[PDB]
The RNA (Genomic RNA, nucleotides 1 to 661) from Escherichia virus Qbeta has 661 modelled nucleotides.
The work is reported in "Structural Assembly of Q beta Virion and Its Diverse Forms of Virus-like Particles" (Chang et al., Viruses, 2022).
It was solved by electron microscopy to 4.6 angstroms.
Context: one part of a larger RNA
RNA sequence: GGGGACCCCCUUUAGGGGGUCACCUCACACAGCAGUACUUCACUGAGUAUAAGAGGACAUAUGCCUAAAUUACCGCGUGGUCUGCGUUUCGGAGCCGAUAAUGAAAUUCUUAAUGAUUUUCAGGAGCUCUGGUUUCCAGACCUCUUUAUCGAAUCUUCCGACACGCAUCCGUGGUACACACUGAAGGGUCGUGUGUUGAACGCCCACCUUGAUGAUCGUCUACCUAAUGUAGGCGGUCGCCAGGUAAGGCGCACUCCACAUCGCGUCACCGUUCCGAUUGCCUCUUCAGGCCUUCGUCCGGUAACAACCGUUCAGUAUGAUCCCGCAGCACUAUCGUUCUUAUUGAACGCUCGUGUUGACUGGGAUUUCGGUAAUGGCGAUAGUGCGAACCUUGUCAUUAAUGACUUUCUGUUUCGCACCUUUGCACCUAAGGAGUUUGAUUUUUCGAACUCCUUAGUUCCUCGUUAUACUCAGGCCUUCUCCGCGUUUAAUGCCAAGUAUGGCACUAUGAUCGGCGAAGGGCUCGAGACUAUAAAAUAUCUCGGGCUUUUACUGCGCAGACUGCGUGAGGGUUACCGCGCUGUUAAGCGUGGCGAUUUACGUGCUCUUCGUAGGGUUAUCCAGUCCUACCAUAAUGGUAAGUGGAAACCGGCUACUGCUG
Numbered sequence: 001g002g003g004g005a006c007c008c009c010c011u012u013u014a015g016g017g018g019g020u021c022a023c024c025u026c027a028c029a030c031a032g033c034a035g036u037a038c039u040u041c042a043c044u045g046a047g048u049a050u051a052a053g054a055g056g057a058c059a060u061a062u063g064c065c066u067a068a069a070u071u072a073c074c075g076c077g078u079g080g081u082c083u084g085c086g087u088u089u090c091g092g093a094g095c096c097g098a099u100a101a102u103g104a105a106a107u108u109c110u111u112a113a114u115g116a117u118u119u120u121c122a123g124g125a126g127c128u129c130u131g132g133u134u135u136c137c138a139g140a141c142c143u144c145u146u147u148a149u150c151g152a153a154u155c156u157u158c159c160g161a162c163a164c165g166c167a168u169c170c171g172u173g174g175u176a177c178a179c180a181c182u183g184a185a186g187g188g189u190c191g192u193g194u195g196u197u198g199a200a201c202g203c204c205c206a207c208c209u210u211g212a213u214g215a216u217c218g219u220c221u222a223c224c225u226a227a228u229g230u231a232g233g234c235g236g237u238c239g240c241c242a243g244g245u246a247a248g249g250c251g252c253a254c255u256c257c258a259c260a261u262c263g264c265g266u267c268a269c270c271g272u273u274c275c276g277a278u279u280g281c282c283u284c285u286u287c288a289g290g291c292c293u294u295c296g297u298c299c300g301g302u303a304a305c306a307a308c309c310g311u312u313c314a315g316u317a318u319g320a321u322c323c324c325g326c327a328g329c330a331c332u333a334u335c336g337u338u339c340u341u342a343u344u345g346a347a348c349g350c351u352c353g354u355g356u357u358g359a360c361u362g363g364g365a366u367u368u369c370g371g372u373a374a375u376g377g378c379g380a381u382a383g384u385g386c387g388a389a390c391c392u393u394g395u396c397a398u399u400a401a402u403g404a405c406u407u408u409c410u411g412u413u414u415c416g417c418a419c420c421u422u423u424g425c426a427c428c429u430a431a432g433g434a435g436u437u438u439g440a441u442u443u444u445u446c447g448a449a450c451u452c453c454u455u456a457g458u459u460c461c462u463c464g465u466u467a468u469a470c471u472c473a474g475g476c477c478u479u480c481u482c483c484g485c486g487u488u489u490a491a492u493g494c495c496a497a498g499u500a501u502g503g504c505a506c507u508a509u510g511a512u513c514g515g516c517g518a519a520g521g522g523c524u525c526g527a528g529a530c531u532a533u534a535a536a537a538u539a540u541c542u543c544g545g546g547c548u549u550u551u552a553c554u555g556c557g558c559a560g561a562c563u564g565c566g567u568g569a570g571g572g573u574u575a576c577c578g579c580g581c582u583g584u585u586a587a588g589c590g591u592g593g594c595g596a597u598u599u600a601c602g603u604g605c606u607c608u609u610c611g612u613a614g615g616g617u618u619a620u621c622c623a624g625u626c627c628u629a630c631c632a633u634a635a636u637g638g639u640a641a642g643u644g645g646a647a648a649c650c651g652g653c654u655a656c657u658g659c660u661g
Stems, first nucleotide, its partner, number of pairs: 001025003004021007030661008043474010053463005058376003062373001064371002072175006079169002083167005089161004096151002100147002102122003110115001126142001128140003181315001184312002187309002191264001194260001198257001201251001207244001210242002215237001217235007265305001268302003276295002280291003320366005326358006335349005383419005388413003394405004427457001429456012476521005482515003486512001487510001489508002492505005522547007532538001556611002559608003563604004576593002580589002615650002618647001621645003628640005
């Protein structure tokens, strides 16, 4: 839009036009998937100034993360030769020397004798070889200035004994940094967990040290030597072994016991709120917190269950090195929390800074390469300039109103930007006027702290983050001028056609279209001075309530990836140059230059999962604070928003491409 119906209109009746109302009817390519863009009259690109948040240089050394893990002394086990040493001694004991003993050949000394600086023999001693080997030693020969004692000097060292002290650690005891200065766990008992030492003792059992391979007698056997034996099989002595352990583990009858270093009861209600939770509310209005019932909650009483006191370890003379003087309080000075002014601030918290208290200790690194969250003061006024308005350009024909051509100032700012004057101050910023003292000099004079006032000043960029206002370009949307188009419908003129009608053609009205140029540009409701308008209501302009015409879709974060980046590897692989390995022009592999190229850590852009956000949007649902409105109803239920939770589409639409049925 047609049907059926409702309404407005009309022309006479006819009927037509438009709109409206229940349902019906006008949308659908053979269908599905994938692919391009799509419109719903502000959509796409671009220009312009403003802002909230994040990142950052550095400060606020802000709020945090092991910054210095071990308490010192002493007595005891003869404490470890009275541990090592020192500080004294005693006997022995180290150098030294209050001290000695025999001869011949040579260079040297103290010296009656010696102790030492050389060397040859001799006595001794020590050898060796042979003749030979009974208590034994013969010959020959080698060889040497030989050796003992001492402390009656002693620095130290040693043993045995001392007396004091330094210092080590093991099991244990004592005192103690404990009249003062600061930090830890919930310790114990009525009920169990259980070390403990003790046990008459059953049983099983262990513990700490050495030496260890032969003899011949008899017999028989092969040999031989007129002795005699060898070697073997065996009869016997025999060794066939010789110790302590005041001593190690372990409890079955849940064997009996104790006890305390060491570790301890459990719930629901309620008004309330440090602190949370649906609905509702409030000052700070970038960031966030708090408020009323309720419900596990800080504390309590109530009341149930079988139970009771707050103790214990333990720093503290100390427990590694380097660099810095911390904080409870308050000035709130930067800053956080509650409150709070637009800002100034009141409190707690903090402590560059100040007065106070105590440091037997705190921050940073070795051992947290040190980073981290928030600010870098804050907020409120005025006039000046530009486009622009506020004033807004001259004539001419024509209808007392259209059209033709066409341009300028003295002064303000509704609006876009910029200029800067004014304002009280946190300020550890500063001038000047200056209120109290003070450092110093060759006291005329400069400097300095607390301080009141006025004034000026009180760092910044960026962002696949976002928003704001305006400008241009483009896309698209809608309306009008005008070209022609067949055509509904009709007037007209002419045809035939046995009525039926129908045909040609001009004209006119409509929708229409391909086009022409012009016009405006989200929808919807409005409140309004002004306009046309006759009443009713439509028009014209300022301003606004809401919806949204989705960026045919998007911001952030963790992980994987391509890729440049900072580090790593050419430790996977191609071509040139010098070089190493292999037989090699080339080729196979490490190591360096060039042009490419591979895995990986975080990240610039881009893709996959997930978390999260925002914009449009629909197949449709409900409740503890809980209705505003519209639908049926015992109750209340259903719908739309105000509140609340729960569901999903980023579609459609179209014009078209491949594949699929």